This is an experimental structure of RNA (16S rRNA, nucleotides 2 to 914) from Pseudomonas aeruginosa PAO1, with 913 nucleotides shown.
It comes from the structure "70S-PHIKZ014".
The structure was determined by electron microscopy at 3 angstrom resolution and released in 2024.
An Rfam search finds the family "Bacterial small subunit ribosomal RNA" in it.
Gerovac et al. published it in Nat Microbiol in 2024: "Phage proteins target and co-opt host ribosomes immediately upon infection".
The entry has 49 different proteins, among them 50S ribosomal protein L20, 50S ribosomal protein L2 and 30S ribosomal protein S2.
Context: one part of a larger RNA, bound to proteins that are not shown
C1' cells in the first nucleotide's frame, strides 16, 4: 500500500409542557461596498449589453515543383581611372502550384433532446503516420505571370499575342481493386534533388544508387459519421398529439443502414411510467455544504455539443455547410467623381455605452507544442514570461532581554486608592524582509563546420546513424540563491462589549437624535443611542450587503405526523398499480460471492518525493458506490408444475331485526264546516297590548271532510357501507347472525383515475294545504330593537319524476389480518351442567362502564386501543391573505370541485396549573 464523525440557543405565556413559525452561532463565493494598509510564493480577474468598435498584431510556409525580372562575387577584353560590353551567377519575390487556414484560441445566443453521460453493435470514411504488396511508360492542348489596347473616381474589369510545371486531359499496362452469373468487362501516376565505374551522349541529358514525392490496394493506430436501451429542471390552472405521419413494395440518394427523397399501398404510430405545450437552462469529470444519506451548483482546469453581426445556400477539399473563405437578402458604420463599393474584436491589448463590479494599445520563440520545408530557417497575442487589482490559499515581519521613584498624562473613585502598566523612559543586544554593493547555478535539448566507425551500393563516392574536436543559444533577468554595510531606523489596523455571545464603567441625549440579525432599547441617573477610558475577538486584514448548504427530525429512505396543535376523503363497489396462508420439484429474473472490459486524465483519501516550511507540484495505491459477459450458490421474492386447508366462497336447517320499495287499513290529538244547549268574556304575558267576542265567542255534546305524525312498548335496545330507519297487515327484496355435514382449494386485502348511495336546506314539472313556520304585518320591551316575548302568516315542511353534491356528513379516529391482565352489565345463537332454579361456567357476533402493562405533551384510550406489529390508499408543512381570486370540469340556478399569488406579523393554536 486499507482506513472513523452527528452540540444548540433566543422568541407566544402570570408561569410550565408540547406543536409550529422567525432569527443567530459554522463553512464557502469569478462576489460588491466601508475603514485600514508592509513583503513574498501559488492561483484568479466582464457573472450584466451574444451592445456596437477607431488604431495595432493574431496563418503562413515551400526557389531540393515551374516560368519571369533583380541581377552579386569572380573571369575578364577594351579605352584611360572610371565608364562600355561579354561571361556566368549567389541573393531577392508579384504570379502559377503542393500544403496548412476544418488545427490551436473566444462565448454559452440557441437546443429539454438521444444534444450530453452510462452500457453496447454495424452497414461506413480517414490526408499527414507504421507494416506490407504491385508500379511510377509515353503523348497532347491551353493559362496566370509577361506586352499591347479599351473602360473605371476607386475597388478593379474586359479583348488580342506568347510561355512552364509535381497545374489539366487522352492512350497503354494492373491484384493482392469495382461490377458481372459462372463467362467477362472497367479504372491510375509526377517528377525534383545529392553523387557516380562503364556505356549512348551537347556525363544539355540517357543510365546505376540514394533521399523526397506520387499512383493502386490489405492490415494497424488516431479522428470522424451512424443505430439501440437507460438517465437527463418546474408546471396537469398544458390531455390528447401526429398525414411522409406509422409500416409494406418499386425506384432514387449518401462514404455508410434508414421515409434520407419520390410513386403506389395499408391506417396505422405515440401518451397518464406524463406524449403535446409553456417557462427556464449547454451537459459531464467535479466544485460548496453535509457525519452519512442527501441538497444546490456546472467560475478556472479537462471531455463533448452549438455559435462566429442577423437568415439561408452550396463550392473547394481527406474531414467545413467553414470566427481572418465565396454568393445572396436584411440592420448598422465608412468611402465615392453618386455610377458603385468596403467592414464584422463571442481572437490578444485597447475606446464608447451598460453595470455595484473585473486589468497594459507589454517581452520575445529561449523552452514545450502547431503549420510549411525535413536544410537550416519563417510564422505562432494558444503557449512561456512581464505589468495592475489584499480578488482568493499559504508563508514572514512590523524587534528581543532587563527595567517599579509603580515616573508624567488620561479614566474612575467610598477620596484611601485602582487602572492604562514593565506597558513607557533608561540600559545591553539582534538586522529576517525592504535599501546599497559583489558573486552566482537551473530551465541547454539542439544547430553550423571538420574527422572517425558501421549500412546503402556496383562505386564506404553522395546520404542515414553511433562517436570525437571546435564554435554557437535565455525574453524571464539586476533569476533563485549566497557573502558584506546602515541602523530599531521602514513597516497596525477593523469589528464588538444587555441575552444568544468571549468581554464594562463613566460623560452628553432625554419617546428627540438615534440603534437594531431576533428578543427589542431611548419619556431626565441608558452597562443596548453618541463620545472617554478599559476589555474580547480576528489581523494585513477586518466589518456590512447578495446567494447555497447545515443547525431544519422545518418534505423525515436513513429520519417525523394526521382524537383535542395543520392534517383520515361523507360512505360503498371497482379497473391500472402495491402486497401474498402452507408443502414439495424445477428454473436463476430479483439476492449473494468470484473473474474480465469499462467507469478518461485532472479532483478527494492513503503512503512517499521536491521549492528552507506551507500553499503548490508530483510517483504509486485505493476509490469512482454504476453498467455489460461468464462461473457458483438456492435461504427469501418473482415465474412454472403438482398438492393441503388454516384465509375466502358455495350447499342445508333456524333464528332476531324502525334494513329497503309498491298498496291497503287503523285510533289518540289539532284545525275547518254544520247543528243543539248556554252567556260574558276568551286568548296571551315579568306584566300588558295586537287579536278573537253578545252578528252569541271560549267551554260543552252529535255529525262530515282532510293532512301529517305514529303515545305507552322504548332500553349505553336493534338493523343498515354511510346518510338513515319507530302504528298494523299483504307483496316482492338485500345482508348479517348460530349448528352439523359436504365441497371449491388462495379464488384474498387495499385502491390513483372512474361509477354509484347522497341528512337538512335548495331548484324544475304536476298534485296535495291539518299543524308548524323563513320572509312579511301588528302589539309590547327598548335611547334605538331590523331581534329575543305575544297575535297572525306565505314559500317550505307531504306525495310522483329529475337535479343539487355540500354538514360539528363525529368515534373530531380510512379499510383488512394477528398477539397482549381482568372485573361488572346488556342485545341473540348455540354448548356442558345436580336439577327446582329468580339457575351456574365456557365459547363466538355486537353494544356499554371501570381497569394493569404499554402509549400520550396532558386530557385520556386501554380485545370496539390512541399498546405491539404487518398490506394499500388519502391527507398536513406558521397565522392572516384564503378553501378566497383567475383558469378547466359539472350545475338551469344557488353554487360545488381543482386551487394560487402579491402584501403583512412574530406570532396563531394544543392540553394542564
Nucleotide at each position: 500500500a486499507a482506513c472513523u464523525g452527528a452540540a444548540g440557543a433566543g422568541u407566544u405565556u402570570g408561569a410550565u409542557c408540547a406543536u409550529g413559525g422567525c432569527u443567530c452561532a459554522g463553512a464557502u463565493u469569478g462576489a460588491a461596498c466601508g475603514c485600514u494598509g508592509g513583503c513574498g510564493g501559488c492561483a484568479g480577474g466582464c457573472c450584466u449589453a451574444a451592445c456596437a468598435c477607431a488604431u495595432g498584431c493574431a496563418a503562413g510556409u515551400c526557389g531540393a515543383g515551374c516560368g519571369g525580372a533583380u541581377a552579386a562575387a569572380g573571369g575578364g577584353a577594351g579605352c584611360u581611372u572610371g565608364c562600355u560590353c561579354c561571361u556566368g551567377g549567389a541573393u531577392u519575390c508579384a504570379g502559377c502550384g503542393g500544403c496548412g487556414g476544418a488545427c490551436g484560441g473566444g462565448u454559452g445566443a440557441g437546443u429539454a433532446a438521444u444534444g450530453c453521460c452510462u452500457a453496447g453493435g454495424a452497414a461506413u470514411c480517414u490526408g499527414c503516420c507504421u507494416g506490407g504488396u504491385a508500379g511510377u511508360g509515353g503523348g497532347g492542348g491551353a493559362u496566370a505571370a509577361c506586352g499591347u489596347c479599351c473602360g473605371g473616381a476607386a475597388a478593379c474589369g474586359g479583348g488580342c499575342g506568347c510561355u512552364a510545371a509535381u497545374a489539366c486531359c487522352g492512350c497503354a499496362u494492373a491484384c493482392g481493386u469495382c461490377c458481372u452469373g459462372a463467362g467477362g468487362g472497367a479504372g491510375a501516376a509526377a517528377g525534383u534533388g545529392g553523387g557516380g565505374g562503364a556505356u549512348c551522349u551537347u556525363c544539355g541529358g540517357a543510365c546505376c544508387u540514394c533521399a523526397c514525392g506520387c499512383u493502386a490496394u490489405c492490415a494497424g493506430a488516431u479522428g470522424a459519421g451512424c443505430c439501440u436501451a437507460g438517465g437527463u429542471c418546474g408546471g396537469a390552472u398544458u390531455a390528447g398529439c401526429u398525414a411522409g405521419u406509422u409500416g409494406g413494395u418499386g425506384g432514387g440518394g449518401u462514404a455508410a443502414a434508414g421515409g434520407c427523397c419520390u410513386a403506389c399501398c395499408a391506417a396505422g404510430g405515440c401518451g397518464a411510467c406524463g406524449a403535446u405545450c409553456c417557462g427556464u437552462a449547454a451537459c459531464u469529470g467535479g466544485u460548496c455544504u453535509g457525519a452519512g444519506a442527501g441538497g444546490a451548483u456546472g467560475a478556472u482546469c479537462a471531455g463533448u455539443c452549438a455559435c462566429a453581426c442577423u437568415g439561408g445556400a452550396a463550392c473547394u477539399g481527406a474531414g467545413a455547410c467553414a470566427c481572418g473563405g465565396u454568393c445572396c437578402a436584411g440592420a448598422c458604420u465608412c468611402c465615392u467623381a453618386c455610377g458603385g463599393g468596403a467592414g464584422g474584436c463571442a481572437g490578444c491589448a485597447g475606446u464608447g455605452g451598460g453595470g455595484a463590479a473585473u486589468a497594459u494599445u507589454g517581452g520575445a520563440c529561449a523552452a514545450u507544442g502547431g503549420g510549411c520545408g525535413a536544410a537550416a530557417g519563417c510564422c505562432u497575442g494558444a503557449u512561456c514570461c512581464a505589468g495592475c487589482c489584499a480578488u482568493g490559499c499559504c508563508g514572514c515581519g512590523u524587534g528581543u532581554g532587563u527595567g517599579a521613584a509603580g515616573a508624567a498624562g488620561g479614566u474612575c473613585u467610598u477620596c484611601g486608592g485602582a487602572u492604562u502598566g514593565u506597558a513607557a523612559a533608561g540600559c545591553a543586544c539582534u538586522u529576517u524582509a525592504a535599501g546599497u554593493u559583489g558573486g552566482g547555478a537551473g530551465g541547454a535539448a539542439g544547430g553550423g563546420c571538420a574527422g572517425u566507425a558501421a549500412g546503402u551500393u556496383a562505386a564506404u563516392a553522395c546520404c542515414u546513424u553511433g562517436c570525437u574536436g571546435u564554435u554557437u543559444u535565455g525574453a524571464c533577468g539586476u533569476u533563485a540563491c549566497c557573502a558584506a554595510c546602515a541602523g530599531a531606523a521602514u513597516a497596525a489596523g477593523c469589528a464588538c462589549c444587555g441575552g444568544c455571545u468571549a468581554a464594562c464603567u463613566u460623560c452628553g441625549u432625554g419617546c428627540c437624535a438615534g440603534c437594531a440579525g431576533c428578543c427589542g432599547c431611548g419619556g431626565u441617573a441608558a452597562u443596548a443611542c453618541g463620545a472617554a477610558g478599559g476589555g474580547u475577538g480576528c489581523a494585513a486584514g477586518c466589518g456590512u450587503u447578495a446567494a447555497u448548504c447545515g443547525g431544519a427530525a422545518u418534505u423525515a429512505c436513513u429520519g417525523g405526523g394526521c382524537g383535542u396543535a395543520a392534517a383520515g376523503c361523507g360512505c360503498g363497489c371497482g379497473u391500472a398499480g402495491g402486497u401474498g396462508g402452507u408443502u414439495c420439484a424445477g428454473c436463476a429474473a430479483g439476492u449473494u460471492g468470484g473473474a474480465u472490459g469499462u467507469g478518461a486524465a485532472a479532483u478527494c483519501c492513503c503512503c512517499g518525493g521536491g521549492c528552507u516550511c506551507a500553499a503548490c507540484c508530483u510517483g504509486g495505491g485505493a476509490a469512482c458506490u454504476g453498467c455489460a459477459u461468464c462461473c457458483a450458490a438456492a435461504a427469501c421474492u418473482a415465474c412454472u408444475g403438482a398438492g393441503c386447508u388454516a384465509g375466502a366462497g358455495u350447499a342445508c336447517g333456524g333464528u332476531a331485526g324502525a334494513g329497503g320499495g309498491u298498496g291497503g287499513u287503523g285510533g289518540a290529538a289539532u284545525u275547518u264546516c254544520c247543528u243543539g244547549u248556554g252567556u260574558a268574556g276568551c286568548g296571551g304575558u315579568g306584566a300588558a297590548a295586537u287579536g278573537c267576542g253578545u252578528a252569541g265567542a271560549u267551554a260543552u255534546a252529535g255529525g262530515a271532510a282532510g293532512g301529517a305524525a305514529c303515545a305507552c312498548c322504548a332500553g349505553u335496545g336493534g338493523c343498515g357501507a354511510a346518510g338513515g330507519c319507530g302504528a298494523c297487515c299483504a307483496c316482492c327484496u338485500g345482508g348479517a347472525c348460530u349448528g352439523a355435514u359436504a365441497c371449491u382449494g388462495a379464488c384474498a386485502c387495499u385502491g390513483a383515475g372512474g361509477u354509484g348511495c347522497g341528512a337538512a336546506a335548495g331548484c324544475g314539472u304536476g298534485g296535495g294545504g291539518a299543524g308548524c313556520a323563513a320572509a312579511c304585518a301588528g302589539g309590547a320591551u327598548u335611547a334605538g330593537a331590523u331581534a329575543c316575548c305575544c297575535u297572525g302568516g306565505u314559500a317550505g315542511u307531504c306525495c310522483a319524476c329529475g337535479c343539487c353534491g355540500u354538514a360539528a356528513a363525529c368515534g373530531a379516529u380510512g379499510u383488512c389480518g394477528a398477539c397482549u391482565a381482568g372485573c361488572c352489565g346488556u342485545u341473540g345463537g348455540g354448548a356442558u351442567c345436580c336439577u327446582u332454579g329468580a339457575g351456574a361456567u365456557c365459547u363466538u357476533a355486537g353494544u356499554g362502564g371501570c381497569g394493569c402493562a404499554g402509549c400520550u405533551a396532558a386530557c385520556g384510550c386501554g380485545a370496539u386501543a390512541a399498546g405491539u406489529c404487518g398490506a394499500c390508499c388519502g391527507c398536513c408543512u406558521g397565522g392572516g391573505g384564503a378553501g378566497u381570486a383567475c383558469g378547466g370540469c359539472c350545475g338551469c340556478a344557488a353554487g360545488g370541485u381543482u386551487a394560487a399569488a402579491a402584501c403583512u406579523c412574530a406570532a396563531a393554536u394544543g392540553a394542564a396549573u